Released in 2024, the model rests on X-ray crystallography data to a resolution of 2.97 angstrom.
An RNA structure, in which 83 nucleotides are resolved.
It holds a match to the Rfam family "Enterovirus 5' cloverleaf cis-acting replication element". On this family, see Barton et al., EMBO J 2001: "5' cloverleaf in poliovirus RNA is a cis-acting replication element required for negative-strand synthesis".
Crystals were grown from: 0.2 M potassium chloride, 0.01 M calcium chloride dihydrate, 0.05 M sodium cacodylate trihydrate pH 6.0, 10% w/v polyethylene glycol 4000.
The work is reported in "Structural basis for a highly conserved RNA-mediated enteroviral genome replication" (Das et al., Nucleic Acids Res., 2024).
The depositors describe the entry as "The crystal structure of rhinovirus C15 RNA replication element sB-loop mutant in complex with Fab BL3-6".

RNA sequence: GGAAACUGGGUAUAGGUGAAACACACCUGUACCACCCACGUGGUGUAGUGCUCCUGUAUU
RNA sequence: GGUACACUUGCACGCCAGUUUCC
Numbered sequence: 001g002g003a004a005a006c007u008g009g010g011u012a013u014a015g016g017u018g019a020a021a022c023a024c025a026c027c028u029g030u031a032c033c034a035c036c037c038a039c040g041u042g043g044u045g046u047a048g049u050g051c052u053c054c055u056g057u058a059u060u
Numbered sequence: 061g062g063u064a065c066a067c068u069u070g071c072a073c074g075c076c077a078g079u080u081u082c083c
Stems, first nucleotide, its partner, number of pairs: 001083008009033010034044003037040001045075002048073004055066006
Other pairs, nucleotide, nucleotide, family: 020023tWS038053tWS038068cHS052069cWW053068cWW054067cWW
C1' cells in the first nucleotide's frame, strides 16, 4: 500500500500476557484528578454533517 | 405559529489518532 477487525480524557498503581523479574508492548482492574450535561450508580478522540433533544436570542 | 440564530442531549456517518489481522 490494499482491505479486515477492534479501540479513544489525565496521572498513578495492582494483576495478567507477549520466549518478558526491570524496560517496551498489549489487556484488565483500582484510586485519584481534569472537563460536559438536562448533574447521574452519568459521561469522555472530534471547534465536521444529519436526525434528535434541552435551553435560549428573538424576529417574520 | 412560522423562522432564523445559538445552547444542550443523544444517535448515525464521516474525519483523526492508535492497535491487531490478512495479503